[PDB]
Context: bound to proteins that are not shown
RNA sequence: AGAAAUCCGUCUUUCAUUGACGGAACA
RNA sequence: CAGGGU
RNA sequence: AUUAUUUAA
Numbered sequence: 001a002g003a004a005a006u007c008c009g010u011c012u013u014u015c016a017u018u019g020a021c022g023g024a025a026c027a
Numbered sequence: 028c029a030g031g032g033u
Numbered sequence: 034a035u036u037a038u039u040u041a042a
C1' cells in the first nucleotide's frame, strides 16, 4: 500500500495451464 | 574463412 | 544409440 505478474533464461523431430531445470549485478 | 579438420 | 527379444551360444 493498487489483483496482479512469465525477474532473466535453458533443454526436447516430446514445446508441456502437475514436463524437467539453471542464474549476484555492473560495464 | 574459401570450404570444413580424429 | 537406448527399450527390447528372436533360432542359438
Stems, first nucleotide, its partner, number of pairs: 007023005012016001
The RNA (crRNA (56-mer RNA)) has 42 modelled nucleotides. Entry title: Crystal structure of Cas12i2 binary complex. Method: X-ray diffraction, resolution 3.4 A. The entry became public in 2020.